[PDB]
Context: bound to proteins that are not shown
RNA sequence: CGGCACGUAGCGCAGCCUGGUAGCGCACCGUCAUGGGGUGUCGGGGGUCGGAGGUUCAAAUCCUCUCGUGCCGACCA
Ligand code: LYS
Repeated sequence: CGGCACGUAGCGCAGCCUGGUAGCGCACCGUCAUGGGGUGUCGGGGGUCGGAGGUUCAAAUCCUCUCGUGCCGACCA
RNA backbone atom coordinates (compact mmCIF):
# COMPACT_ATOMS: atom_id res chain seq x y z
C1' C A 1 0.00 0.00 0.00
C1' G A 2 -6.02 -2.71 -0.06
C1' G A 3 -9.00 -5.20 2.43
C1' C A 4 -10.47 -6.02 6.60
C1' A A 5 -12.28 -6.26 11.11
C1' C A 6 -12.12 -4.27 15.00
C1' G A 7 -12.56 0.89 18.59
C1' U A 8 -18.76 0.17 23.64
C1' A A 9 -18.11 1.53 32.11
C1' G A 10 -11.60 1.12 35.26
C1' C A 11 -10.47 -4.20 32.67
C1' G A 12 -12.44 -8.38 29.35
C1' C A 13 -16.67 -9.09 26.32
C1' A A 14 -21.99 -8.92 24.36
C1' G A 15 -25.45 -5.74 21.48
C1' C A 16 -25.22 -3.91 16.01
C1' C A 17 -27.72 -8.24 11.17
C1' U A 18 -33.46 -6.61 11.15
C1' G A 19 -32.76 2.17 13.47
C1' G A 20 -36.67 3.71 18.49
C1' U A 21 -33.90 0.59 25.39
C1' A A 22 -27.24 0.29 25.87
C1' G A 23 -26.23 -5.01 28.49
C1' C A 24 -22.87 -9.20 31.15
C1' G A 25 -18.69 -10.72 34.47
C1' C A 26 -14.89 -8.68 37.48
C1' A A 27 -13.87 -4.31 39.74
C1' C A 28 -15.88 0.16 42.74
C1' C A 29 -19.25 2.35 47.22
C1' G A 30 -22.06 1.45 51.89
C1' U A 31 -23.85 -1.87 55.59
C1' C A 32 -23.68 -7.12 57.89
C1' A A 33 -20.78 -11.47 59.54
C1' U A 34 -15.47 -11.74 62.28
C1' G A 35 -11.39 -10.33 68.00
C1' G A 36 -9.51 -8.13 63.06
C1' G A 37 -8.46 -9.27 57.48
C1' G A 38 -10.33 -12.48 53.80
C1' U A 39 -14.25 -15.91 51.55
C1' G A 40 -19.37 -14.89 52.04
C1' U A 41 -24.44 -12.30 52.50
C1' C A 42 -27.43 -7.87 51.80
C1' G A 43 -27.98 -3.70 49.21
C1' G A 44 -26.20 0.60 45.68
C1' G A 45 -23.68 3.54 41.65
C1' G A 46 -21.15 4.23 37.10
C1' G A 47 -20.92 4.57 30.19
C1' U A 48 -23.78 6.57 26.46
C1' C A 49 -20.73 3.82 22.13
C1' G A 50 -12.71 6.61 18.76
C1' G A 51 -14.09 11.26 15.82
C1' A A 52 -16.59 14.18 12.04
C1' G A 53 -20.38 14.58 7.86
C1' G A 54 -24.65 12.57 5.75
C1' U A 55 -29.88 9.30 5.30
C1' U A 56 -33.85 9.74 8.71
C1' C A 57 -39.07 12.07 12.59
C1' A A 58 -35.07 9.80 15.31
C1' A A 59 -28.20 6.54 14.33
C1' A A 60 -24.35 2.45 19.29
C1' U A 61 -26.78 0.23 14.97
C1' C A 62 -27.23 2.68 8.15
C1' C A 63 -23.79 5.05 4.74
C1' U A 64 -19.03 8.01 3.72
C1' C A 65 -14.59 10.17 5.27
C1' U A 66 -10.87 10.57 9.06
C1' C A 67 -7.72 8.53 13.75
C1' G A 68 -5.86 4.22 16.22
C1' U A 69 -4.86 -1.13 16.88
C1' G A 70 -4.46 -6.22 14.93
C1' C A 71 -4.36 -9.85 10.83
C1' C A 72 -3.37 -11.45 5.79
C1' G A 73 0.76 -10.62 0.99
C1' A A 74 3.54 -6.37 -1.35
C1' C A 75 4.27 -12.40 -6.27
C1' C A 76 6.90 -14.12 -11.98
C1' A A 77 10.26 -11.50 -13.64
N1 LYS B 1 14.11 -16.31 -14.57
C1 LYS B 1 14.43 -15.11 -15.29
C2 LYS B 1 13.18 -14.22 -15.54
O1 LYS B 1 12.90 -13.83 -16.67
C3 LYS B 1 15.15 -15.48 -16.57
C4 LYS B 1 16.33 -16.41 -16.32
C5 LYS B 1 17.39 -16.34 -17.40
C6 LYS B 1 17.05 -17.22 -18.59
N2 LYS B 1 18.15 -17.25 -19.58
Molecule: tRNA^ProL (GGG)
Organism: Escherichia coli